An RNA with a sequence from Lactococcus lactis: 100 nucleotides with solved positions.
The work is reported in "Convergent Use of Heptacoordination for Cation Selectivity by RNA and Protein Metalloregulators" (Bachas and Ferre-D'Amare, Cell Chem Biol, 2018).
The depositors describe the entry as "Crystal structure of ykoY-mntP riboswitch chimera bound to cadmium".
Ions in the entry include cadmium and magnesium.
């Protein structure tokens, strides 16, 4: 130098929504899957296994469903339905492998 890990695509950069801004928020539950950010490296807690691992729980993420929230349309209205709900990029130290 390259690839892979380090990276719950983590830290970080940022995105979206309500508000003129400051700011506030980007959720809840279930099912099926995946994964462990924390640790100024790896190591979520227990238990089993010699170990590659396995299970439950906890904590993230994705999909689906329901709901919440926001927006829009329609309705005199109560309300109804539809859409959307952090997109995208991405480390360092260091480790492994590889390259006359």
């Nucleotide at each position: 130098a390259a690839a892979g890990g380090g990276g719950a695509g983590u830290a970080g950069c940022g995105u979206c929504g309500g508000g003129a801004a400051a700011c506030c928020g980007a959720a809840a539950c279930a099912a099926a899957g995946u994964c462990g950010a924390c640790a100024u490296a790896c190591u979520g807690u227990g238990a089993g296994g010699a170990a590659a691992c396995u299970c439950a729980c906890c904590g993230g993420c994705u999909u689906u469903g329901u709901u919440g929230a926001c927006a829009u349309a329609c309705g005199a209205a109560a309300g109804u339905a539809u859409g959307u709900u952090u997109a995208g990029c991405a480390a360092g130290a260091c480790c492994u492998u590889u390259c006359c």
It was solved by X-ray diffraction to 2.7 A.
Crystallisation conditions: 100 mM Magnesium Formate, 15% PEG 3350, 5mM Cadmium Chloride.
It holds a match to the Rfam family "Manganese Mn2+ riboswitch aptamer (yybP-ykoY)". Rfam describes the family as follows. This RNA was originally discovered in E. coli during a large scale screen and was named SraF. The family was later found to exist upstream of related families of protein genes in many bacteria, including the the yybP and ykoK genes in B. subtilis. The specific functions of these proteins are unknown, but this structured RNA element may be involved in their genetic regulation as a riboswitch.
Bound small molecules: GUANOSINE-5'-TRIPHOSPHATE (GTP).